The RNA has 16 modelled nucleotides. Keywords: RIBONUCLEIC ACID, G:U MISMATCH, RNA. Released in 1997, the model rests on solution NMR data. Entry title: TANDEM GU MISMATCHES IN RNA, NMR, 30 STRUCTURES.
RNA sequence: GGAUGUCC
RNA sequence: GGAUGUCC
Numbered sequence: 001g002g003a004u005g006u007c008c
Numbered sequence: 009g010g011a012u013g014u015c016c
Base pairs, nucleotide, nucleotide: 001016002015003014004013005012006011007010008009
Other pairs, nucleotide, nucleotide, family: none
């Protein structure tokens, strides 16, 4: 920094 | 952008 999941 | 989990 990216992938992906739950929450804000 | 932050919380948190798995992977790179």